RNA sequence: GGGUGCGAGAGCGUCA
Repeated sequence: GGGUGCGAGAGCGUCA
RNA backbone atom coordinates (compact mmCIF):
# COMPACT_ATOMS: atom_id res chain seq x y z
O5' G A 1 0.29 4.21 0.72
C5' G A 1 -0.88 3.43 0.84
C4' G A 1 -0.74 2.16 0.00
C3' G A 1 -2.01 1.32 0.00
O3' G A 1 -2.99 1.90 -0.85
C1' G A 1 0.00 0.00 0.00
P G A 2 -4.55 1.49 -0.81
O5' G A 2 -4.62 0.10 -1.62
C5' G A 2 -4.53 0.04 -3.02
C4' G A 2 -4.57 -1.43 -3.46
C3' G A 2 -5.85 -2.15 -3.05
O3' G A 2 -7.00 -1.81 -3.80
C1' G A 2 -4.00 -3.49 -2.56
P G A 3 -8.48 -2.07 -3.21
O5' G A 3 -8.62 -3.68 -3.20
C5' G A 3 -8.63 -4.42 -4.40
C4' G A 3 -8.60 -5.93 -4.10
C3' G A 3 -9.85 -6.41 -3.36
O3' G A 3 -10.99 -6.49 -4.20
C1' G A 3 -7.92 -7.39 -2.43
P U A 4 -12.48 -6.40 -3.59
O5' U A 4 -12.59 -7.66 -2.60
C5' U A 4 -12.62 -9.00 -3.07
C4' U A 4 -12.65 -9.98 -1.90
C3' U A 4 -13.84 -9.75 -0.98
O3' U A 4 -15.04 -10.23 -1.56
C1' U A 4 -11.88 -10.13 0.29
P G A 5 -16.49 -9.71 -1.07
O5' G A 5 -16.67 -10.46 0.35
C5' G A 5 -16.95 -11.84 0.43
C4' G A 5 -16.91 -12.31 1.88
C3' G A 5 -17.94 -11.65 2.79
O3' G A 5 -19.23 -12.23 2.69
C1' G A 5 -15.79 -11.71 3.82
P C A 6 -20.57 -11.41 3.09
O5' C A 6 -20.40 -11.16 4.67
C5' C A 6 -20.59 -12.18 5.63
C4' C A 6 -20.19 -11.68 7.02
C3' C A 6 -20.97 -10.43 7.44
O3' C A 6 -22.29 -10.71 7.89
C1' C A 6 -18.67 -10.22 7.97
P G A 7 -23.44 -9.59 7.85
O5' G A 7 -22.85 -8.41 8.78
C5' G A 7 -22.96 -8.44 10.19
C4' G A 7 -22.46 -7.11 10.79
C3' G A 7 -22.93 -5.89 10.01
O3' G A 7 -24.34 -5.70 10.05
C1' G A 7 -20.73 -5.59 10.75
P A A 8 -25.09 -4.76 8.98
O5' A A 8 -25.11 -3.35 9.73
C5' A A 8 -25.68 -2.20 9.14
C4' A A 8 -25.45 -0.99 10.06
C3' A A 8 -23.98 -0.80 10.41
O3' A A 8 -23.31 -0.02 9.42
C1' A A 8 -25.32 -0.84 12.37
P G A 9 -21.73 -0.15 9.13
O5' G A 9 -21.05 0.45 10.46
C5' G A 9 -21.14 1.82 10.80
C4' G A 9 -20.61 2.03 12.22
C3' G A 9 -19.14 1.63 12.38
O3' G A 9 -18.26 2.62 11.87
C1' G A 9 -20.44 0.75 14.15
P A A 10 -16.74 2.28 11.44
O5' A A 10 -16.01 1.99 12.84
C5' A A 10 -15.70 3.04 13.75
C4' A A 10 -15.30 2.49 15.12
C3' A A 10 -14.02 1.66 15.14
O3' A A 10 -12.88 2.50 15.12
C1' A A 10 -15.74 0.60 16.39
P G A 11 -11.36 1.96 15.10
O5' G A 11 -11.28 1.04 13.76
C5' G A 11 -10.79 -0.29 13.77
C4' G A 11 -11.78 -1.28 14.39
C3' G A 11 -11.23 -2.70 14.38
O3' G A 11 -10.45 -2.95 15.54
C1' G A 11 -13.42 -2.64 13.47
P C A 12 -9.38 -4.15 15.63
O5' C A 12 -10.21 -5.49 15.31
C5' C A 12 -11.00 -6.16 16.27
C4' C A 12 -11.67 -7.37 15.61
C3' C A 12 -10.67 -8.31 14.95
O3' C A 12 -9.99 -9.10 15.90
C1' C A 12 -12.58 -7.99 13.57
P G A 13 -8.64 -9.90 15.54
O5' G A 13 -9.19 -11.06 14.57
C5' G A 13 -8.52 -11.40 13.37
C4' G A 13 -9.33 -12.45 12.62
C3' G A 13 -8.52 -12.99 11.45
O3' G A 13 -7.72 -14.09 11.86
C1' G A 13 -10.63 -12.27 10.69
P U A 14 -6.18 -14.22 11.44
O5' U A 14 -6.24 -14.29 9.84
C5' U A 14 -6.72 -15.44 9.16
C4' U A 14 -6.78 -15.16 7.66
C3' U A 14 -5.49 -14.57 7.10
O3' U A 14 -4.43 -15.52 6.99
C1' U A 14 -7.39 -13.47 6.19
P C A 15 -2.88 -15.07 6.89
O5' C A 15 -2.76 -14.53 5.39
C5' C A 15 -2.77 -15.40 4.27
C4' C A 15 -2.86 -14.57 2.99
C3' C A 15 -1.72 -13.56 2.84
O3' C A 15 -0.50 -14.15 2.44
C1' C A 15 -3.81 -12.60 2.25
P A A 16 0.92 -13.41 2.65
O5' A A 16 0.91 -12.24 1.53
C5' A A 16 1.10 -12.54 0.16
C4' A A 16 1.01 -11.27 -0.69
C3' A A 16 2.02 -10.19 -0.33
O3' A A 16 3.34 -10.46 -0.76
C1' A A 16 -0.10 -9.25 -0.82